[PDB]
Context: bound to proteins that are not shown
RNA sequence: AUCGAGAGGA
DNA sequence: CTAGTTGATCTCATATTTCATTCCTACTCAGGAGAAGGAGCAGAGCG
DNA sequence: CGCTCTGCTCCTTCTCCTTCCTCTCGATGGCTATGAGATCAACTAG
Repeated sequence: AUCGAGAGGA
RNA backbone atom coordinates (compact mmCIF):
# COMPACT_ATOMS: atom_id res chain seq x y z
C1' A A 1 0.00 0.00 0.00
C1' U A 2 -4.38 -3.16 -0.09
C1' C A 3 -8.23 -5.54 1.95
C1' G A 4 -10.57 -7.30 6.27
C1' A A 5 -11.62 -6.84 11.60
C1' G A 6 -12.10 -4.44 16.14
C1' A A 7 -12.14 0.07 19.37
C1' G A 8 -14.07 4.71 20.05
C1' G A 9 -15.79 9.65 18.84
C1' A A 10 -19.77 13.75 16.56
C1' DC B 1 20.45 3.34 -51.47
C1' DT B 2 21.45 -1.03 -49.55
C1' DA B 3 23.67 -5.07 -47.97
C1' DG B 4 25.89 -6.63 -43.74
C1' DT B 5 26.17 -7.44 -38.76
C1' DT B 6 24.35 -7.43 -34.45
C1' DG B 7 21.34 -6.33 -31.00
C1' DA B 8 16.65 -7.27 -29.78
C1' DT B 9 12.32 -9.80 -29.51
C1' DC B 10 9.21 -13.44 -30.21
C1' DT B 11 7.97 -18.20 -29.50
C1' DC B 12 9.41 -22.68 -27.48
C1' DA B 13 6.83 -24.83 -24.20
C1' DT B 14 4.80 -29.37 -21.33
C1' DA B 15 5.50 -31.12 -18.17
C1' DT B 16 5.56 -36.93 -16.48
C1' DT B 17 2.27 -39.70 -16.03
C1' DT B 18 1.04 -39.24 -11.23
C1' DC B 19 0.22 -40.65 -4.29
C1' DA B 20 -3.64 -40.04 -3.22
C1' DT B 21 -5.39 -39.17 0.09
C1' DT B 22 -9.28 -37.12 4.13
C1' DC B 23 -13.12 -36.67 2.58
C1' DC B 24 -16.56 -32.10 3.31
C1' DT B 25 -14.95 -30.82 8.65
C1' DA B 26 -20.37 -27.49 11.95
C1' DC B 27 -21.71 -23.39 16.15
C1' DT B 28 -22.52 -19.84 17.28
C1' DC B 29 -25.83 -16.71 14.43
C1' DA B 30 -30.61 -13.71 10.50
C1' DG B 31 -35.45 -13.53 9.44
C1' DG B 32 -38.75 -9.84 7.41
C1' DA B 33 -41.38 -8.31 4.19
C1' DG B 34 -42.75 -8.51 -0.53
C1' DA B 35 -43.01 -10.36 -5.28
C1' DA B 36 -43.53 -14.87 -8.10
C1' DG B 37 -44.76 -18.84 -9.53
C1' DG B 38 -47.25 -23.14 -9.17
C1' DA B 39 -51.03 -25.84 -7.65
C1' DG B 40 -55.42 -26.87 -6.54
C1' DC B 41 -60.25 -25.98 -6.86
C1' DA B 42 -64.87 -24.67 -7.95
C1' DG B 43 -68.05 -23.04 -10.89
C1' DA B 44 -69.59 -21.80 -15.24
C1' DG B 45 -70.30 -22.92 -20.07
C1' DC B 46 -70.41 -27.24 -23.41
C1' DG B 47 -71.94 -31.81 -25.57
C1' DC C 1 -75.78 -34.20 -16.55
C1' DG C 2 -71.13 -35.42 -17.53
C1' DC C 3 -66.87 -32.75 -19.76
C1' DT C 4 -64.14 -29.28 -20.12
C1' DC C 5 -62.46 -25.09 -19.53
C1' DT C 6 -60.98 -21.09 -17.08
C1' DG C 7 -60.33 -17.69 -14.04
C1' DC C 8 -60.38 -17.28 -9.35
C1' DT C 9 -58.50 -18.23 -5.00
C1' DC C 10 -54.92 -19.72 -2.09
C1' DC C 11 -50.31 -21.41 -0.91
C1' DT C 12 -45.45 -22.00 -1.17
C1' DT C 13 -41.04 -20.59 -2.95
C1' DC C 14 -37.62 -17.04 -3.70
C1' DT C 15 -35.15 -13.15 -3.52
C1' DC C 16 -33.82 -8.51 -1.38
C1' DC C 17 -33.45 -5.14 1.58
C1' DT C 18 -30.29 0.10 6.96
C1' DT C 19 -25.06 10.39 8.45
C1' DC C 20 -19.62 11.61 9.36
C1' DC C 21 -14.82 11.34 11.80
C1' DT C 22 -10.50 9.12 14.15
C1' DC C 23 -7.34 5.37 15.89
C1' DT C 24 -4.73 0.23 15.74
C1' DC C 25 -3.86 -4.70 14.37
C1' DG C 26 -2.85 -8.40 10.56
C1' DA C 27 -3.10 -10.97 6.78
C1' DT C 28 -2.57 -10.76 2.01
C1' DG C 29 2.33 -11.41 -0.41
C1' DG C 30 3.08 -12.76 -6.49
C1' DC C 31 -1.26 -17.38 -10.73
C1' DT C 32 3.42 -18.18 -13.89
C1' DA C 33 7.22 -20.03 -15.26
C1' DT C 34 13.10 -23.02 -18.72
C1' DG C 35 16.80 -19.86 -21.75
C1' DA C 36 17.64 -21.39 -26.91
C1' DG C 37 16.55 -20.58 -31.34
C1' DA C 38 15.14 -18.20 -34.58
C1' DT C 39 13.54 -14.01 -36.74
C1' DC C 40 13.26 -8.95 -37.07
C1' DA C 41 14.97 -4.42 -36.53
C1' DA C 42 18.28 -1.17 -35.61
C1' DC C 43 22.62 0.73 -36.13
C1' DT C 44 26.29 1.48 -39.40
C1' DA C 45 29.02 2.42 -43.40
C1' DG C 46 29.86 2.78 -48.55
Entry title: Cryo-EM structure of CPD lesion containing RNA Polymerase II elongation complex with Rad26 and Elf1 (closed state). Shown are 103 nucleotides from a PDB entry: RNA, together with DNA. The structure was determined by cryo-electron microscopy at 3.1 angstrom resolution and released in 2024. The entry is indexed under RNA Polymerase II, Rad26, CPD lesion, Transcription-coupled DNA repair, TRANSCRIPTION, TRANSCRIPTION-DNA-RNA complex. The entry has 14 different proteins, among them DNA-directed RNA polymerase II subunit RPB11, DNA-directed RNA polymerases II subunit RPABC5 and DNA-directed RNA polymerase II subunit RPB7. Primary citation: Sarsam et al., Proc.Natl.Acad.Sci.USA (2024), "Elf1 promotes Rad26's interaction with lesion-arrested Pol II for transcription-coupled repair". Ions in the entry include zinc and magnesium.